Source information: Shown are 21 nucleotides from a PDB entry: RNA (Template RNA; Product RNA). The depositors describe the entry as "SARS-CoV-2 RdRp with Molnupiravir/ NHC in the template strand base-paired with G". Protein in the same entry: Replicase polyprotein 1ab, Non-structural protein 8 and Non-structural protein 7. The entry also models zinc ions. The 2021 paper behind the entry is "Mechanism of molnupiravir-induced SARS-CoV-2 mutagenesis". The sample was in a buffer at pH 7.5.

[PDB]
Context: bound to proteins that are not shown
RNA sequence: GG
RNA sequence: ACUGCGUAG
RNA sequence: CUACGCAGUG
Numbered sequence: 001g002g
Numbered sequence: 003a004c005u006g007c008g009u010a011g
Numbered sequence: 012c013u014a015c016g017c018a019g020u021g
Base pairs, nucleotide, nucleotide: 003020004019005018006017007016008015009014010013011012
Other pairs, nucleotide, nucleotide, family: none
């Protein structure tokens, strides 16, 4: 790591 | 964000 | 209809  | 699946009431 | 997963699109 929308 | 949208759409379509699939398993559950 | 509500939950979770997946896939596609911009």